This is an experimental structure of RNA (23S rRNA, nucleotides 526 to 1263) from Escherichia coli B, with 674 nucleotides shown. The work is reported in "The translating bacterial ribosome at 1.55 angstrom resolution generated by cryo-EM imaging services" (Fromm et al., Nat Commun, 2023). The reconstruction used 506,020 particles. Ions in the entry include zinc, potassium and magnesium. It was solved by cryo-electron microscopy to 1.55 angstrom. The depositors describe the entry as "Translating 70S ribosome in the unrotated state (P and E, tRNAs)". The entry has 48 different proteins, among them 50S ribosomal protein L28, 30S ribosomal protein S2 and 50S ribosomal protein L34. An Rfam search finds the family "Bacterial large subunit ribosomal RNA" in it. A reference for the family is Yusupov et al. (2001), "Crystal structure of the ribosome at 5.5 A resolution", Science. Clan: LSU clan.
Context: one part of a larger RNA, bound to proteins that are not shown
């Protein structure tokens, strides 16, 4: 394991932890 | 419900350094860490800060057991003009100045810390060279000495002998002889073609084939020539995998107006890629322009008014040239007589001057603007923006777009002035993407608002808005001369009920 | 001569039409699509930037006091 | 230095201005420190910034305020040197 590009950033669901 | 790790989907979004007008560039550099690597030093000088001291300030080598103290030998200031003698708050220029230049009315000076600057490797690495003294001829050219090497196979040359010949010679045939930088061909010595290898089995070779192979051959051992020098059948070969001057070690950090690099933060401010000169053009020097200090004027600016100069734009043709077309016509020229001289006369004519109309000019002007430019006054704004001295620079490759223009073809993202913008050195938003082009100049932070260029069906944020028109080409969303009953709008004219225009 | 109401073709002018052929693959609206969602005119609306304004915060410069 | 105002704060080359850290030398025969230094490695807090401060694991003996004072004082680039990969 239907997904195209310096791979970050900004926005964010879901999981797992630990209060 | 915070903190932590994970991040499915989505807006936006081409790395770093260098070097450039400009780089996502398919231009440089870097396969990663990690440790090392580049403005220093030392002496003179200017300026700044800062301490002492102050019309004065310090003291060198040195003595001293001494970071005391001693030492004023100097040096730098306190006075300058002149080439100078030389005068002197003056003084020089000249014969002398009404003058003119420098000068007098401004405190230094020693030290500690800084900027610069100047000898020095002077910020680091980096030439290709040139000297200067030793080191190689175990490679390889040559040459000297001594010493090996050439399976095999062939050709048949001087000479000889012996018979023919000859006066004797010559010449002649037979045997015989064994010449040669001769022939054919291994060892041996070469390297002409191909193929393979080409981070090789090999830094020059395997492998089929190929020349020489008794010779100007090849080969051991050893010996001599040494770098501007050797040796060269000569190719600048070839002298230890090196050669248009060998290799090693020194001058040595040769020298590089060239490339390259150049390492922690923050805050203010900010250029230039013009001019003039340069054996200068990609380097440099004063000036423009950038910084920092410190002084001086309503100093500048913008706007209003007042006070000039102008020859561009446009326009015009007296003036310079250049056009066209009427007219008039000197005059020429082409012809018909005439023809010694004359000349008559006529033009396919051609006309110049003048007058009349028509045009064009960077190097034409009997006219002339906008605007820019000096120069004066006034208010209002503006963190002195304006000039000057004086510390430090950077730059002198510019690039686009707008007006104005040389060149070029009203070619070029070309060129070469002017001015004014923007990039460089400015990021945002628009313009699909697009330094330079519209809008705008980013001190940080905000899940607040209102713009500006563009924009408002969906990809995508906002009007399937309103109201009148046009287009039926997907024109919009690439173009000319020209070419056509394509449709919209206007203002005119011709013909027509006395019957148009088609049709029959 | 019929046959009974317009008819001709100039002018200006506003949008189209031909003129129109390249080379990897639509490829000369960014794309879908669009008769307006194009074009002219008018008019009020809205989005829209690191610009302006709000709130908070830092700094460097000047000015007025202490 | 403090309020108060008013205005600025894009920059390459460059110029002015304040700072951080690192080694050493005084201040220190002073102070920390085998009840655990340098250094290594999370993690927490804090400041405009370079940086500061605590603090668990590692580590097993040195480290140093402060205010001065000197530099071999900070590295991604140089077909940079060396060493591991």
């Nucleotide at each position: 394991a239907c997904a195209a590009g310096c791979a970050g950033u900004g926005g964010g669901a879901g999981c797992a932890c630990a209060g | 419900c915070u903190g932590u790790g994970u991040g499915a989907c989505u807006g936006c979004g081409u790395a770093c350094c260098u070097u450039u007008u400009g780089u996502a560039u398919a231009a440089u550099g870097g396969g990663u860490c990690a440790g090392c690597g580049a403005c220093u030093u030392a002496u003179a000088u200017u300026c700044u800060g800062u301490a002492g001291c102050a019309a004065g300030g310090u003291u060198a080598a040195c003595c001293g057991a001494a970071u005391a103290g001693g030492g004023g030998a100097g040096c730098c200031g306190a006075a300058g003009g002149g080439a100078a003698a030389c005068c002197g708050a003056g003084u020089c220029u000249u014969a002398a100045c009404u003058g003119g230049g420098c000068g007098u009315u401004a405190a230094g000076u020693u030290g500690c810390a800084g900027g610069g600057u100047a000898u020095a490797g002077a910020c680091c690495c980096g030439a290709a060279a040139c000297c200067c003294g030793g080191u190689g001829a175990u490679c390889u050219a040559g040459c000297c000495a001594u010493g090996g090497g050439c399976a095999g196979g062939u050709u048949g040359a001087a000479g000889g002998u012996u018979g023919g010949g000859u006066a004797a010679c010559a010449c002649u045939a037979a045997c015989u002889g064994g010449a040669g930088g001769a022939c054919c061909g291994a060892a041996c010595c070469g390297a002409c073609u191909a193929a393979u290898g080409u981070u090789g089995a090999a830094a020059a070779a395997u492998u089929a084939g190929c020349g020489g192979a008794u010779g100007a051959c090849u080969u051991g051992u050893g010996g001599c020539u040494g770098g501007g020098g050797g040796u060269g059948a000569a190719a600048g070969g070839c002298c230890a995998a090196u050669c248009a001057a060998a290799c090693c070690g020194g001058g040595a950090g040769a020298u590089a107006g060239c490339u390259g690099g150049u390492u922690c933060u923050c805050c203010c401010c900010g250029a230039a890629a013009g001019c003039u000169a340069u054996u200068u053009a990609g380097g440099u020097a004063g000036c423009g322009c950038c910084u920092c200090g410190u002084g001086a004027a309503u100093u500048c600016a913008u706007c209003u008014c007042c006070g000039g100069g102008g020859g561009u734009a446009g326009a015009g043709c007296a003036c310079u040239g250049u056009u066209u077309c009427g007219g008039c016509a000197a005059g020429g020229g082409g012809g018909u007589c005439a023809u010694c001289c004359c000349g008559a006369c006529u033009u396919a004519c051609c006309a110049a001057c003048c007058c009349g109309a028509u045009g064009c000019a960077a190097a034409c002007u009997g006219c002339g603007a906008a605007u820019a430019c000096c120069g004066g006054a006034g208010a209002a704004u503006g963190u002195u923006a304006u000039c000057a001295c004086g510390g430090g620079a950077g730059a002198c490759a510019c690039a686009c777009g707008g007006c104005g223009g040389g060149u070029g073809c009203u070619a070029a993202c070309g060129u070469c002035c002017g001015u004014c913008g923007u990039g460089a050195a400015g990021a945002g938003g628009g313009a699909a993407a697009c330094a330079a082009c519209c809008c705008a100049g980013a001190c940080c932070g905000c899940c607040a608002g209102c713009u500006a260029a563009g924009g408002u069906c969906c990809c995508a944020a906002a009007g399937u808005c309103a109201u009148g028109g046009u287009u039926a080409a997907g024109u919009g969303g690439g173009a000319a001369a020209c070419g056509a009953u394509g449709u919209g709008g206007g203002a005119a004219g011709g013909c027509c009920c006395a019957g148009a225009c088609a049709g029959c | 001569g019929u046959c009974g109401a317009g008819u001709c073709g100039g002018c200006c002018u506003g949008c189209g039409c031909g003129g129109a052929a390249g080379a990897u693959g639509u490829a000369a609206c960014g794309g879908g699509g669009c008769u307006a969602a194009a074009c002219c005119a008018u008019g009020c609306a809205c989005c829209g930037a690191a610009g302006c304004u709000g709130c908070g915060g830092c700094a460097g410069c000047g000015a007025c006091g202490c | 230095g403090c309020g108060u105002u008013g205005u600025u704060g894009g920059g390459u080359a460059g110029g002015g201005g304040a700072g951080c850290g690192u080694u050493c030398u005084g201040u220190a025969a002073g102070c920390c420190u085998g009840u655990g230094a340098a250094g290594g490695u999370g993690u927490g807090c804090u400041g405009u910034g370079a940086g500061g401060c605590a603090u668990g694991c590692u580590g097993g003996a040195g480290g140093u305020a402060u205010c001065a004072g000197a530099a071999g004082u900070g590295c991604g680039a140089a077909u940079g040197c060396u060493g591991a990969c």